[PDB]
RNA sequence: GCCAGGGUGGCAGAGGGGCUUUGCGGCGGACUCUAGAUCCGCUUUACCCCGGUUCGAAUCCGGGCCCUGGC
Numbered sequence: 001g002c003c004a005g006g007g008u009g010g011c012a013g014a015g016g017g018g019c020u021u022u023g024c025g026g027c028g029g030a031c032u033c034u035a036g037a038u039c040c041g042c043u044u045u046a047c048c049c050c051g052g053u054u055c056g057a058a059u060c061c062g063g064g065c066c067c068u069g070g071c
Stems, first nucleotide, its partner, number of pairs: 003069004010024003027041004048064005
């Protein structure tokens, strides 16, 4: 450098124009409990940089980087 699928919060991982998952973990509080469980409260409303389109973009278009199913 070349076809194409993608770059989402401590971890995993759906969707995806603006309101928006979830589960795990941790954080703080509570429990008559002789065992490694119970309930309630919780972050930095998380989604790379520069431009374009829009009322506005993490969700749409181009350039720079990152993982590849491939040359």